[PDB]
The RNA with a sequence from Homo sapiens has 20 modelled nucleotides.
Keywords: C9ALS-FTD, GG mismatch, RNA.
The entry is an ensemble of 10 models.
Released in 2025, the model rests on solution-state NMR data.
RNA sequence: CCGGGGCCGG
RNA sequence: CCGGGGCCGG
Numbered sequence: 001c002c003g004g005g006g007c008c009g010g
Numbered sequence: 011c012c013g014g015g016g017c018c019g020g
Stems, first nucleotide, its partner, number of pairs: 001020004007014004
Other pairs, nucleotide, nucleotide, family: 005016cWH006015cWH
């Protein structure tokens, strides 16, 4: 630098 | 959609 996944804001 | 968050890939 690039993702996927639920978690929680906005 | 954007944000952080641990999660695991790459």